[PDB]
RNA sequence: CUGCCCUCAUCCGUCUCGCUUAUUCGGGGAGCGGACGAUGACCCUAGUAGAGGGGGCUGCGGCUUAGGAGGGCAG
Numbered sequence: 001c002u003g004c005c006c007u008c009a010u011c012c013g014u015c016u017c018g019c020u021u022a023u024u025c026g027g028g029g030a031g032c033g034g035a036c037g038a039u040g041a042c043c044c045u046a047g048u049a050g051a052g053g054g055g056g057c058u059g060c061g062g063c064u065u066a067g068g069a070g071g072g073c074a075g
C1' cells in the first nucleotide's frame, strides 16, 4: 500500500489491560485508548487476468471509485 471489522457514536457490558484525574498522581469512582458485536445483504455469473449485475455515492452527467485518524487479520 488495498479489503474487511472495531473504536472517537458526551457508546454500552467484559478485561490479574494502559493512561489521567481528585485543593497539578496507584488493584475503587469516573473519562478516554485497544479487542469483541445494527454490509437489515451479500451472492452469483459467463470466456476464473480482470469484468459485470441489484449494489457505493452522486449536481443524473456518471464513474465502478475512493472516501478523517488508530488497532487486528489477509496478500
Base pairs, nucleotide, nucleotide: 001075002074003073004072005071006070007069008068012037013036014035015034017033018032019031020030021029042054043053044052045051055064056063057062
Other pairs, nucleotide, nucleotide, family: 022028cWW041055cWS046050cWW058059tHS058061tWS